[PDB]
Context: bound to proteins that are not shown
RNA sequence: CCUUCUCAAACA
RNA sequence: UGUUUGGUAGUGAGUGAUACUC
RNA sequence: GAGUUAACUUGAAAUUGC
RNA sequence: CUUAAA
Numbered sequence: 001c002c003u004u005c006u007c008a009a010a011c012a
Numbered sequence: 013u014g015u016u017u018g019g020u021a022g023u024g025a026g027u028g029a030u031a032c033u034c
Numbered sequence: 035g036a037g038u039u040a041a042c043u044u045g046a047a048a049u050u051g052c
Numbered sequence: 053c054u055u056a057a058a
Base pairs, nucleotide, nucleotide: 008017009016010015011014012013023047024044025043026042027041031038032037033036
C1' cells in the first nucleotide's frame, strides 16, 4: 500500500 | 447501417539477425 | 553518433554506461 | 486539500 486517456467530428 | 479523418509516447535487464535513411 | 527494421528469455527478476 | 481525526 495510489490504480490506469473505456473516444470525437464530417457525408450518404 | 456504410465512408473518410483524428485520438495510444511503453517495468527493467539481456540475446540477436539484416537491411535502410542523415 | 542519430532514427528505424524479422524474433527470443524472464518471479514485479536487478551490485554502479558521469 | 487535513473530521480518511485521536
Annotation:
This is an experimental structure of RNA (ITS2 rRNA) from Saccharomyces cerevisiae BY4741, with 58 nucleotides shown. The work is reported in "rRNA methylation by Spb1 regulates the GTPase activity of Nog2 during 60S ribosomal subunit assembly" (Sekulski et al., Nat Commun, 2023). The source organism's lineage runs through Eukaryota, Opisthokonta, Saccharomycetes, Saccharomycetaceae and Saccharomyces cerevisiae. Released in 2023, the model rests on cryo-EM data to a resolution of 2.43 A. Entry title: Nucleoplasmic pre-60S intermediate of the Nog2 containing pre-rotation state from a SPB1-D52A strain with AlF4. The reconstruction used 414,994 particles.